Entry title: Crystal Structure of a Streptomycin Dependent Ribosome from E. Coli 70S Ribosome.
23S RIBOSOMAL RNA, nucleotides 1 to 533 from Escherichia coli: 477 nucleotides with solved positions.
NCBI's taxonomy places the organism under Bacteria, Gammaproteobacteria, Enterobacterales, Enterobacteriaceae, Escherichia.
Rfam match: Bacterial large subunit ribosomal RNA. Its Rfam clan is "LSU clan". Its family is annotated with structural constituent of ribosome and ribosome in the Gene Ontology.
Crystallisation conditions: MPD, ethanol, magnesium chloride, ammonium chloride, spermine, spermidine, MES, pH 6.5, VAPOR DIFFUSION, temperature 277K.
It was solved by X-ray crystallography to 8.7 angstroms.
[PDB]
Context: one part of a larger RNA, bound to proteins that are not shown
RNA sequence: GGUCAAGAUAGUAAGGGUCCACGGUGGAUGCCCUGGCGCUGGAGCCGAUGAAGGACGCGAUUACCUGCGAAAAGCCCCGACGAGCUGGAGAUACGCUUUGACUCGGGGAUGUCCGAAUGGGGAAACCCACCUCGUAAGAGGUAUCCGCAAGGAUGGGAACUCAGGGAACUGAAACAUCUCAGUACCUGAAGGAGAAGAAAGAGAAUUCGAUUCCGUUAGUAGCGGCGAGCGAACCCGGAUCAGCCCAA
RNA sequence: AUUCAACCCCUCAAGCCGAAGUGGCUGGAAAGCUACACCUCAGAAGGUGAGAGUCCUGUAGGCGAACGAGCGGUUGACUGUA
RNA sequence: AGGUCGUUGUUCGUGAAACGAUGACUGAAUCCGCGCGGACCACCGCGCAAGGCUAAAUACUCCCAGUGACCGAUAGCGCAUAGUACCGUGAGGGAAAGGUGAAAAGAACCCCGGGAGGGGAGUGAAAGAGAACCUGAAACCGUGGAC
Repeated sequence: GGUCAAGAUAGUAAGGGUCCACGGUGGAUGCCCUGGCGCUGGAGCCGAUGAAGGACGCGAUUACCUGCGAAAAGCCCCGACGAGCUGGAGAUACGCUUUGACUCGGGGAUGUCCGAAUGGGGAAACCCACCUCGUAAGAGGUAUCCGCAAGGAUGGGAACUCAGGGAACUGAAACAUCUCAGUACCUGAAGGAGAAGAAAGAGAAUUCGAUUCCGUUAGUAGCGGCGAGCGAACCCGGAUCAGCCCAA
Repeated sequence: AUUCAACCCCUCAAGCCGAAGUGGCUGGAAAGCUACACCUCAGAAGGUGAGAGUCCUGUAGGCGAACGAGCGGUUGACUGUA
Repeated sequence: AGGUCGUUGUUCGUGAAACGAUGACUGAAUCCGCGCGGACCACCGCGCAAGGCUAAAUACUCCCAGUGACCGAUAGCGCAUAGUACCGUGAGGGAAAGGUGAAAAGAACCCCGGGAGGGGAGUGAAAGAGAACCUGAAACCGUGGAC
C1' cells in the first nucleotide's frame, strides 16, 4: 500500500416542522373630517285666493338628487353686498357682466296629473264631459253639510292634550279576584300648548277663598281575598295673578 | 275690548364698518426656535402646504332699508254691559 | 235637585261608609228657602248650580342655535347622507362601504401584452402617497435563509 471481515457514525430528503426576513388577500386600532344624539333656549300648524306626499316633463352632450312647473336653476320689483358666475360630478362648446349678474332678503306674476278635491268614473298620476266668454288658440265654473246674501267646514302629521271604546302577558312565586289599568292600542276634535278654570268648595283656626303645576305636607291616614300592595287633600313656600257676563 | 289708518327708538333676519411688525436658522413649506417691537374692552374659533393675538374670515361694539315678523306704543275709528 | 235599582270615579274594589254622575222609572223647592259639612239626626258653620269665555304659570318637539368630563363611520339615529338595493302578495322587515396629498400639476413618452397591470422618467417632501389608493396588526397563504 492492497484485499477480506466486523462495529459505529455522518450525509442525502422532492414533502413536513420551528424561527427569522421579504409580501399579498383582508381588516383592526390610531389622528381627523362633510354626521347624528341628547339637554336647554328660541320658535311652534298648514290648507281649497286648491296642503303634505308622489308621478310626468326642464336642462347644449347629461339615468339621479334637486331649483320648479307644463315660460323648472331662474321670470318681475325694491335692499345689501359684489362682480364673478354659469348646481352637486370638476368634462367639451357656447355666454351672461361695474347704463349694477350670481347670491343672500322680502314680496308678486306663475302654479301640469293624482290626492279631503267635491266635472263623472276609476286596478292615482288615465279615459270621457257639459255649460259660459270667445277669431283658431285659451280660460273660468260644475259634491255635500249649517245658514243660504256673505262665510266656513268635513282634511293631512313627530310628540303632547281632551273625549269615547277598552286587554293580556306579568305580580300576590297557582289562580278565576285584585295589581299591572283607566298603561299600550284604535277612533274623533282642536290648539301651539291644552284639559280645566271663579266653587250649592276644601276645610274647620267661624280660615282659605279663580284651575293647576313643583316642593313639602302623606308613600301618614285610608282602602283591599286584606295579601301582593295601591295610594289623597288641607295648613305652608313659590310660578303666575282676572275679570266680565247670558235666559230674570 | 278685537281690528283698521299714520309714525315708532328698541329686538329677530340681508349686510357692512371693524386695532395690530421683520429678519435668521433646522425646512420641501412655519403661524418652531430665536433677536426685538406693537396693538387690544373686540388674544372665543376655524382655516390657510406642520399649532402665532399682529394673513383672512370673524370676534366687542356700532350702523342697520322701500319696510318682512315680534312683547308691542300714541293719535285718529268704531265700539259689546244679567 | 233628590229618591229607588244597578255602577263608575275620589285614596276607599258593594262595607257603617257618602258624595258628583250619566242609565231605567219618577219628578222638590223657588227665599225667616235650599245644598253640603264621608249612614244619619239636632245645633252650628260654609256655600247657592241645573248657562259661558277665559293671556299669562304647567307639557313636548319635527326645525333652528348654543351647549354637553356624546361618540366617531362593525361606535353613534338604523344609513355621516339610500330607509335605494334586497326578501315578500302586502303590511312590514331592513345592510355593507370614510378621509391618497397642502393643492393632483391624478403617470406625456418608453418596454412586455388583446387588455388589465407592472417596470422607468417626470412632477416632486413622500408614490416602500399614484386612482374606490392614510396607517395598514392578527387569522390565512407564498418564497428565501438556518436548524